[PDB]
Shown are 74 nucleotides from a PDB entry: RNA (P-SITE TRNA OF 70S RIBOSOME) from Escherichia coli.

């Protein structure tokens, strides 16, 4: 450059085109301590950016950006 292929909570991950994106390592009180930690009971933070297709998209299309691997003859 040119061809492909990844992108989901703060991190590291789940899913074939629907109860409302699932957990784990979170968040709020609770207990529980002389005061925490650890822990035990309970309750309510993401789909990389746009732009397309569908009644209906993380999931297919397009384009961007990053990271990843390959590519004549020399």
């Nucleotide at each position: 450059u040119c061809c492909g292929u990844g992108a989901u909570a703060g991190u590291u991950u789940a899913a074939u085109g629907g109860u409302c994106a699932g957990a784990a390592u979170g968040c709020c009180a609770g207990a529980c301590u002389g005061a925490a930690g650890a822990u035990c009971u309970g309750g309510a933070g993401a789909u990389c950016g746009g732009g397309g297709u569908u009644c209906a998209a993380u999931u297919c299309c397009c384009c961007g950006u990053c990271g990843c691997g390959g590519a004549g003859c020399c």

The entry is indexed under FUNCTIONAL MODELS OF 70S RIBOSOME, TRNA, RIBOSOME. Primary citation: Cate et al., Science (1999), "X-ray crystal structures of 70S ribosome functional complexes". The entry also models iridium ions. It holds a match to the Rfam family "tRNA". From the family's description: Transfer RNA (tRNA) molecules are approximately 80 nucleotides in length. Their secondary structure includes four short double-helical elements and three loops (D, anti-codon, and T loops). The family is grouped with related families in Rfam's "tRNA clan". On this family, see Hou, Trends Biochem Sci 1993: "The tertiary structure of tRNA and the development of the genetic code". The PDB entry is titled "X-RAY CRYSTAL STRUCTURES OF 70S RIBOSOME FUNCTIONAL COMPLEXES".